[PDB]
Context: bound to proteins that are not shown
RNA sequence: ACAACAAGAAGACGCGCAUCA
RNA sequence: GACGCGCAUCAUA
Repeated sequence: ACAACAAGAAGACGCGCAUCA
Repeated sequence: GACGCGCAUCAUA
RNA backbone atom coordinates (compact mmCIF):
# COMPACT_ATOMS: atom_id res chain seq x y z
P A A 1 0.97 5.04 2.22
O5' A A 1 0.69 3.87 1.18
C5' A A 1 -0.54 3.16 1.19
C4' A A 1 -0.68 2.25 0.00
C3' A A 1 -1.92 1.36 0.00
O3' A A 1 -2.34 1.13 -1.35
C1' A A 1 0.00 0.00 0.00
P C A 2 -3.73 1.72 -1.88
O5' C A 2 -3.80 1.21 -3.39
C5' C A 2 -2.64 1.22 -4.21
C4' C A 2 -2.56 0.00 -5.09
C3' C A 2 -3.12 -1.28 -4.47
O3' C A 2 -3.66 -2.10 -5.50
C1' C A 2 -0.82 -1.58 -4.94
P A A 3 -5.26 -2.22 -5.69
O5' A A 3 -5.55 -3.78 -5.54
C5' A A 3 -4.69 -4.61 -4.78
C4' A A 3 -5.44 -5.67 -4.02
C3' A A 3 -6.44 -5.14 -2.99
O3' A A 3 -7.53 -6.06 -2.88
C1' A A 3 -4.79 -6.42 -1.89
P A A 4 -9.04 -5.54 -3.03
O5' A A 4 -9.55 -6.24 -4.37
C5' A A 4 -8.74 -7.21 -5.02
C4' A A 4 -9.56 -8.34 -5.58
C3' A A 4 -10.78 -8.75 -4.77
O3' A A 4 -11.91 -7.93 -5.02
C1' A A 4 -9.54 -10.68 -5.36
P C A 5 -13.01 -7.69 -3.87
O5' C A 5 -13.42 -9.16 -3.41
C5' C A 5 -14.38 -9.37 -2.39
C4' C A 5 -15.20 -10.61 -2.65
C3' C A 5 -16.20 -11.00 -1.57
O3' C A 5 -17.40 -10.26 -1.64
C1' C A 5 -14.97 -12.91 -2.24
P A A 6 -18.25 -9.96 -0.31
O5' A A 6 -19.21 -11.23 -0.17
C5' A A 6 -19.92 -11.73 -1.30
C4' A A 6 -20.53 -13.08 -1.02
C3' A A 6 -21.98 -13.05 -0.55
O3' A A 6 -22.65 -14.22 -1.03
C1' A A 6 -20.65 -14.05 1.12
P A A 7 -23.38 -14.21 -2.47
O5' A A 7 -24.89 -13.82 -2.14
C5' A A 7 -25.88 -13.85 -3.15
C4' A A 7 -27.15 -14.50 -2.64
C3' A A 7 -27.92 -13.72 -1.59
O3' A A 7 -28.76 -12.73 -2.14
C1' A A 7 -27.65 -15.96 -0.87
P G A 8 -29.08 -11.39 -1.31
O5' G A 8 -30.02 -10.54 -2.27
C5' G A 8 -30.49 -9.25 -1.89
C4' G A 8 -31.94 -9.05 -2.26
C3' G A 8 -32.62 -7.88 -1.55
O3' G A 8 -33.46 -7.11 -2.45
C1' G A 8 -33.73 -9.91 -0.99
P A A 9 -34.87 -7.60 -3.06
O5' A A 9 -34.54 -8.94 -3.87
C5' A A 9 -34.45 -8.92 -5.29
C4' A A 9 -33.06 -9.25 -5.76
C3' A A 9 -32.82 -9.15 -7.25
O3' A A 9 -32.59 -7.82 -7.68
C1' A A 9 -31.92 -11.18 -6.45
P A A 10 -33.12 -7.32 -9.11
O5' A A 10 -31.93 -6.42 -9.67
C5' A A 10 -31.69 -6.32 -11.07
C4' A A 10 -30.38 -6.95 -11.44
C3' A A 10 -30.09 -7.05 -12.93
O3' A A 10 -29.58 -5.84 -13.48
C1' A A 10 -29.66 -9.13 -11.92
P G A 11 -29.82 -5.50 -15.03
O5' G A 11 -28.81 -6.47 -15.80
C5' G A 11 -27.40 -6.33 -15.65
C4' G A 11 -26.66 -6.96 -16.80
C3' G A 11 -27.18 -6.62 -18.19
O3' G A 11 -26.71 -5.36 -18.66
C1' G A 11 -26.80 -8.95 -18.03
P A A 12 -27.30 -4.73 -20.01
O5' A A 12 -26.45 -5.42 -21.16
C5' A A 12 -26.82 -5.28 -22.52
C4' A A 12 -26.51 -6.53 -23.32
C3' A A 12 -27.39 -6.76 -24.53
O3' A A 12 -26.98 -6.01 -25.66
C1' A A 12 -27.23 -8.76 -23.28
P C A 13 -27.89 -4.81 -26.22
O5' C A 13 -28.92 -5.52 -27.20
C5' C A 13 -30.02 -6.26 -26.68
C4' C A 13 -30.36 -7.43 -27.57
C3' C A 13 -31.68 -7.32 -28.32
O3' C A 13 -31.58 -6.53 -29.49
C1' C A 13 -31.56 -9.43 -27.28
P G A 14 -32.82 -5.60 -29.94
O5' G A 14 -33.85 -6.63 -30.59
C5' G A 14 -33.47 -7.41 -31.71
C4' G A 14 -34.41 -8.58 -31.92
C3' G A 14 -35.88 -8.23 -32.06
O3' G A 14 -36.23 -7.61 -33.30
C1' G A 14 -35.67 -10.02 -30.56
P C A 15 -36.77 -8.41 -34.59
O5' C A 15 -38.26 -8.85 -34.20
C5' C A 15 -38.98 -9.73 -35.04
C4' C A 15 -40.29 -10.17 -34.44
C3' C A 15 -41.40 -9.13 -34.35
O3' C A 15 -42.04 -8.88 -35.59
C1' C A 15 -41.30 -10.35 -32.33
P G A 16 -42.85 -7.51 -35.82
O5' G A 16 -44.18 -7.69 -34.97
C5' G A 16 -45.15 -8.65 -35.33
C4' G A 16 -46.19 -8.86 -34.25
C3' G A 16 -47.02 -7.64 -33.87
O3' G A 16 -48.07 -7.37 -34.78
C1' G A 16 -46.29 -8.74 -31.91
P C A 17 -48.52 -5.85 -35.05
O5' C A 17 -49.40 -5.47 -33.78
C5' C A 17 -50.67 -6.08 -33.56
C4' C A 17 -51.25 -5.69 -32.22
C3' C A 17 -51.52 -4.21 -32.01
O3' C A 17 -52.73 -3.77 -32.59
C1' C A 17 -50.41 -5.09 -30.12
P A A 18 -53.00 -2.20 -32.83
O5' A A 18 -53.25 -1.60 -31.37
C5' A A 18 -54.44 -1.89 -30.66
C4' A A 18 -54.62 -0.99 -29.46
C3' A A 18 -54.40 0.50 -29.69
O3' A A 18 -55.51 1.14 -30.29
C1' A A 18 -53.30 -0.17 -27.71
P U A 19 -55.30 2.43 -31.22
O5' U A 19 -54.91 3.58 -30.19
C5' U A 19 -55.84 4.02 -29.20
C4' U A 19 -55.24 5.09 -28.32
C3' U A 19 -54.61 6.27 -29.04
O3' U A 19 -55.56 7.23 -29.47
C1' U A 19 -53.16 5.52 -27.33
P C A 20 -55.27 8.14 -30.76
O5' C A 20 -54.24 9.24 -30.22
C5' C A 20 -54.58 10.10 -29.15
C4' C A 20 -53.39 10.87 -28.65
C3' C A 20 -52.61 11.64 -29.71
O3' C A 20 -53.20 12.88 -30.04
C1' C A 20 -51.10 10.43 -28.35
P A A 21 -53.24 13.38 -31.56
O5' A A 21 -51.92 14.26 -31.71
C5' A A 21 -51.66 15.34 -30.83
C4' A A 21 -50.19 15.65 -30.77
C3' A A 21 -49.52 15.99 -32.09
O3' A A 21 -49.72 17.34 -32.48
C1' A A 21 -48.20 14.41 -30.93
P G B 1 -37.46 6.52 -32.41
O5' G B 1 -38.25 7.77 -31.80
C5' G B 1 -37.55 8.95 -31.41
C4' G B 1 -38.44 9.88 -30.63
C3' G B 1 -39.16 9.27 -29.44
O3' G B 1 -38.34 9.19 -28.28
C1' G B 1 -40.70 10.53 -30.72
P A B 2 -38.58 8.02 -27.21
O5' A B 2 -39.88 8.48 -26.41
C5' A B 2 -39.89 9.69 -25.68
C4' A B 2 -41.26 9.98 -25.11
C3' A B 2 -41.90 8.85 -24.32
O3' A B 2 -41.43 8.77 -22.99
C1' A B 2 -43.47 9.72 -25.86
P C B 3 -41.31 7.34 -22.26
O5' C B 3 -42.79 7.05 -21.74
C5' C B 3 -43.43 7.95 -20.83
C4' C B 3 -44.88 7.58 -20.63
C3' C B 3 -45.15 6.13 -20.28
O3' C B 3 -44.95 5.84 -18.91
C1' C B 3 -46.62 6.81 -22.00
P G B 4 -44.59 4.34 -18.45
O5' G B 4 -45.83 3.48 -18.97
C5' G B 4 -45.70 2.08 -19.21
C4' G B 4 -46.98 1.51 -19.77
C3' G B 4 -47.02 0.01 -19.95
O3' G B 4 -47.28 -0.69 -18.74
C1' G B 4 -47.83 1.04 -21.90
P C B 5 -46.52 -2.07 -18.43
O5' C B 5 -47.27 -3.14 -19.34
C5' C B 5 -48.67 -3.35 -19.20
C4' C B 5 -49.21 -4.24 -20.28
C3' C B 5 -48.49 -5.57 -20.49
O3' C B 5 -48.84 -6.55 -19.53
C1' C B 5 -48.90 -4.56 -22.58
P G B 6 -47.79 -7.71 -19.16
O5' G B 6 -47.83 -8.69 -20.42
C5' G B 6 -49.02 -9.39 -20.76
C4' G B 6 -48.96 -9.97 -22.15
C3' G B 6 -47.85 -10.98 -22.41
O3' G B 6 -48.15 -12.27 -21.92
C1' G B 6 -47.96 -9.44 -24.20
P C B 7 -46.97 -13.22 -21.39
O5' C B 7 -46.26 -13.74 -22.72
C5' C B 7 -46.97 -14.55 -23.65
C4' C B 7 -46.21 -14.70 -24.94
C3' C B 7 -44.82 -15.31 -24.84
O3' C B 7 -44.83 -16.72 -24.73
C1' C B 7 -44.75 -13.40 -26.23
P A B 8 -43.68 -17.48 -23.91
O5' A B 8 -42.37 -17.31 -24.81
C5' A B 8 -42.23 -18.03 -26.03
C4' A B 8 -41.11 -17.47 -26.87
C3' A B 8 -39.71 -17.58 -26.29
O3' A B 8 -39.12 -18.86 -26.48
C1' A B 8 -40.05 -15.39 -27.08
P U B 9 -37.89 -19.34 -25.56
O5' U B 9 -36.63 -18.59 -26.17
C5' U B 9 -36.18 -18.88 -27.49
C4' U B 9 -34.85 -18.21 -27.78
C3' U B 9 -33.70 -18.56 -26.85
O3' U B 9 -33.09 -19.79 -27.19
C1' U B 9 -33.77 -16.22 -27.22
P C B 10 -32.31 -20.65 -26.08
O5' C B 10 -31.02 -19.79 -25.74
C5' C B 10 -29.98 -19.64 -26.69
C4' C B 10 -28.81 -18.88 -26.12
C3' C B 10 -28.27 -19.39 -24.79
O3' C B 10 -27.39 -20.49 -24.94
C1' C B 10 -28.49 -17.03 -24.71
P A B 11 -27.97 -21.99 -24.96
O5' A B 11 -27.09 -22.76 -23.88
C5' A B 11 -27.42 -24.08 -23.46
C4' A B 11 -28.02 -24.08 -22.08
C3' A B 11 -27.29 -23.20 -21.06
O3' A B 11 -28.24 -22.67 -20.14
C1' A B 11 -27.27 -25.44 -20.32
P U B 12 -28.93 -21.24 -20.42
O5' U B 12 -27.71 -20.23 -20.51
C5' U B 12 -26.88 -20.00 -19.39
C4' U B 12 -26.31 -18.60 -19.38
C3' U B 12 -25.88 -18.09 -18.01
O3' U B 12 -24.59 -18.54 -17.65
C1' U B 12 -27.22 -16.46 -19.06
P A B 13 -24.33 -19.13 -16.17
O5' A B 13 -23.74 -17.90 -15.36
C5' A B 13 -23.55 -17.97 -13.95
C4' A B 13 -23.93 -16.68 -13.28
C3' A B 13 -24.05 -16.75 -11.76
O3' A B 13 -23.67 -15.50 -11.19
C1' A B 13 -26.13 -16.13 -12.68
Method: electron microscopy, resolution 3.3 angstrom. The entry became public in 2025. This is an experimental structure of RNA (22-nt histone H2a mRNA element; 23-nt histone H2a mRNA element) from Mus musculus, with 34 nucleotides shown. The 2025 paper behind the entry is "A common structural mechanism for RNA recognition by the SF3B complex in mRNA splicing and export". The entry also models zinc ions. Protein in the same entry: Splicing factor 3B subunit 1, PHD finger-like domain-containing protein 5A, Splicing factor 3B subunit 3 and Splicing factor 3B subunit 5. The depositors describe the entry as "Structure of SF3B core in complex with the 22-nt histone mRNA(SF3B-22-nt histone mRNA)".